[PDB]
The PDB entry is titled "Cryo-EM structure of small and dead form SaCas9-RNA-DNA ternary complex (sdCas9)".
Shown are 141 nucleotides from a PDB entry: RNA (sgRNA), together with DNA.
It was solved by cryo-EM to 2.97 angstrom.
The sample was in a buffer at pH 7.4.
The 2025 paper behind the entry is "Structure-Guided Engineering of Thermodynamically Enhanced SaCas9 for Improved Gene Suppression".
It was solved together with sCas9 (Compact SaCas9).

Context: bound to proteins that are not shown
RNA sequence: GAUCUGAGUCCGGUAGCGCUAGUUUUAGUACUCUGGAAACAGAAUCUACUAAAACAAGGCAAAAUGCCGUGUUUAUCUCGUCAACUUGUUGGCGAGAU
DNA sequence: CAGATCCGCTAGCGCTACCGGACTCAGATCT
DNA sequence: TAGCGGATCTGA
Numbered sequence: 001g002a003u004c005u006g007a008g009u010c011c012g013g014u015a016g017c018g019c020u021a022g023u024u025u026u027a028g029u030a031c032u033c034u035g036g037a038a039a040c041a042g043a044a045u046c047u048a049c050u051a052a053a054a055c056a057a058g059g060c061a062a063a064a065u066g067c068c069g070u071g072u073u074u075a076u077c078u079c080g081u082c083a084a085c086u087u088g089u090u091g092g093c094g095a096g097a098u
Numbered sequence: 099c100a101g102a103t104c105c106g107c108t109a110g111c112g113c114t115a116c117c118g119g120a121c122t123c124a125g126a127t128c129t
Numbered sequence: 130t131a132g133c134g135g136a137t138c139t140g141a
Base pairs, nucleotide, nucleotide: 002127004125005124006123007122008121009120010119011118012117013116014115015114016113017112018111019110020109021108022055023054024053025052026051027050028049029048030047032043033042034041035040058068060066078094080093081092099140100139101138102137103136104135105134106133107132
């Protein structure tokens, strides 16, 4: 100097459980015009707020309730074998191709 | 038509279990 | 987490 053990602090992970948000649409309300010589809402869909519902495309599961989907490994081709739930992609040996 | 220029890409916490490292200390064995 | 997916825009 390096292993082992155990007291601490300080960082870094791997998984898991939740929170409030964010983008978008629809609906409502506000607000913007219009008839309006009155009631009523016709447009406009810009700007806010509130709700529900969709958030990597999608795929499973059956509600007797829940799960997967953004990482890790990887150069390409033929060759006879061996799986895959039996055609083309993959465990392993060989062989080419600068 | 060939580059060049312009323009965007979800977000903060707040816990939990177990793994690792650096340090510093008190002692082991190996080299 | 600064490279990627793209659209514009000048040349024309």